[PDB]
Context: bound to proteins that are not shown
Molecule: srRNA1
Organism: Trypanosoma cruzi
């Protein structure tokens, strides 16, 4: 870069 | 680049989990005891880091 | 699976 | 008032109760790995 | 051969 | 978790991140 309403996740 | 945070890193116990010992149940193998008794003593039945899934 | 910490909802 | 520990605690500064998330240990699937170990 | 029980053990 | 007029090491690596 990137997914999830968060917490986060993945790349 | 810098810059700020974090690991580093810091406690007796004691809970709880796994570890590991130990112990019984259980099967199995091997020995051994056997005047007598004894479905019976004793021994073994092992599972490394690293890694996947989870 | 057990302990925590957070979110979320009601 | 409820939650809570064997225990001296918490809770609107968010407690319980559903679902998540998330770490730390941990299980179990598996690869190693039975070609090994072991004992006869 | 699991599986039980206890203690240790570490966090 | 007690005592504490006791409060119970330090950096290097390392890491994340703000920012660029």
């Nucleotide at each position: 870069g990137u997914g999830g309403a968060a917490a986060u996740g993945c790349g | 680049g810098c810059c700020a945070g974090g690991u580093g890193a810091c406690c007796a116990a004691u809970c709880a989990a796994u570890c590991c010992u130990c112990c019984c149940a259980c099967g199995g193998u091997g020995a051994g005891c056997u005047u007598u008794c004894u479905u019976u003593u004793c021994a073994c039945c092992a599972u490394a880091a690293u890694c996947c899934a989870c | 699976u057990u302990g925590g910490g957070c979110c979320u909802u009601u | 008032c409820g939650a809570g520990u064997u225990g001296u605690u918490c809770g609107g500064a968010a407690c319980g109760g559903g679902g998540g998330c998330u770490c730390a240990a941990g299980a179990u699937u598996g690869a190693a790995a039975a070609a090994u170990g072991c004992a006869g | 051969u699991u599986g039980u029980g206890a203690g240790u053990u570490c966090u | 978790a007690u005592u504490a007029a006791a409060g119970c090491a330090a950096a290097a690596a390392c890491c994340u991140g703000g920012g660029g």